An RNA structure (INTERNAL RIBOSOME ENTRY SITE) from Halastavi arva RNA virus, in which 153 nucleotides are resolved. Abaeva et al. published it in Cell Rep in 2020: "The Halastavi arva Virus Intergenic Region IRES Promotes Translation by the Simplest Possible Initiation Mechanism". The source organism's lineage runs through Viruses and Riboviria. The structure was determined by electron microscopy at 3.49 angstroms resolution and released in 2020. The sample was in a buffer at pH 7.5.
RNA sequence: AAAACAUGUGAUCUUAUCACUUUUAUAGUUUAUGAAAUCUUUAUUAUUGUUAUUGCUAUGUUUUAAAUUUCUUUUUCAAAAUUCAUCCUGUUCCAGCAAUGGUUUUAAAGGAACUUGUAUAUGAAAACCGCCACUAUUACAUCAACAACAUCA
Numbered sequence: 001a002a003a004a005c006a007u008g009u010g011a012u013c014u015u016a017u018c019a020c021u022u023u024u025a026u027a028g029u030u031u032a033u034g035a036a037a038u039c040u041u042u043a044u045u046a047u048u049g050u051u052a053u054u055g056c057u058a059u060g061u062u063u064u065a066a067a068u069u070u071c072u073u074u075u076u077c078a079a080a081a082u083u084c085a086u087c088c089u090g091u092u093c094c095a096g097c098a099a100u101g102g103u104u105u106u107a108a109a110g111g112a113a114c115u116u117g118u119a120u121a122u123g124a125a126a127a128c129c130g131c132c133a134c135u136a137u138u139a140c141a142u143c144a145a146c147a148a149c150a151u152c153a
Stems, first nucleotide, its partner, number of pairs: 003062004018049002033085004091113004101129005
C1' cells in the first nucleotide's frame, strides 16, 4: 500500500452522465474499392472547472517486498489525404497487318488518364477477282497369214 486507530490540509467523490494534453476504447460508414487504408489500440487517463454521489486540494501508525495490474469519450471521427488494379468497362495516342485460292478493307494482357461511380459481357467478316484464246471430225461391210507334210528312231 487493504485494515482498526491519532485525527487532518473540508473522514468519503479514481468523480465524468459534460469541454483539451498522453493519443482513443467501435464497426460499417464503400466516388474505381478488393487491399495498403492518419481512423485503426494500451487503458492506469497524472487538466481545471456549473456539475448525482458535491468548494473538495485529500498527513498518515504498523504488522522481517509479499497477501499487492485495465479511462471504455474525458474528440473521438472514420477509409473523403495517398498508392496497384480492371475489382463492377469505358474513351484516345501509337502498333508486325489479319483473313484469304488471290486484291482492297481491319483487334490487342505492349504502355499514360481515369474531376461528383459500379451495376454485366459478346465473339465481332464485307465487297471483288482482266480478256483473247488452245484441246473437239469419222462407221462396219469390201480382208484374213500359222500348219495339214517336207525331217524320222
Among the 80 different proteins in the entry, which are not shown, are S10_plectin domain-containing protein, Ribosomal protein L22 and eL32. The depositors describe the entry as "The Halastavi arva virus (HalV) intergenic region IRES promotes translation by the simplest possible initiation mechanism". Ions in the entry include zinc. Keywords: RIBOSOME INTERNAL RIBOSOME ENTRY SITE RNA DICISTROVIRUS Halastavi arva virus Intergenic region pseudoknot CrPV IGR IRES SERBP1, TRANSLATION.